Record summary: Keywords: Csm complex, Type III-A, CRISPR-Cas system, RNA BINDING PROTEIN. The RNA (crRNA; CTR2) with a sequence from Streptococcus thermophilus ND03 has 62 modelled nucleotides. The work is reported in "Structure Studies of the CRISPR-Csm Complex Reveal Mechanism of Co-transcriptional Interference" (You et al., Cell, 2019). Among the 5 different proteins in the entry, which are not shown, are Type III-A CRISPR-associated RAMP protein Csm5, Type III-A CRISPR-associated protein Csm2 and Type III-A CRISPR-associated RAMP protein Csm4. Entry title: Cryo-EM structure of type III-A Csm-CTR2-dsDNA complex.

Context: bound to proteins that are not shown
């Protein structure tokens, strides 16, 4: 002879499910110059 | 008409640019 001794704020739990990087698009036109 | 040779132009353009659904539940 501390209002204090002793106690895990700890267990479980998918940042997952669904989604077309896709739509149009003649490597082409002009005929030239010193 | 010869002979040399090319030369300019455009080099992506116009869109979507993320949408829903969960948004925390059991327990001691």
């Nucleotide at each position: 002879a501390c209002g204090g001794a002793a106690a895990c704020g700890c267990u479980u739990u998918c940042u997952a499910g669904c989604u077309c990087g896709c739509u149009a698009u003649a490597a082409u036109u002009a005929c030239c110059c010193a | 008409a010869a002979u040399g040779g090319g030369u300019a132009a455009u080099u992506a353009u116009a869109g979507c640019g993320a949408g829903c659904u969960a948004g925390a539940a059991a327990g001691c």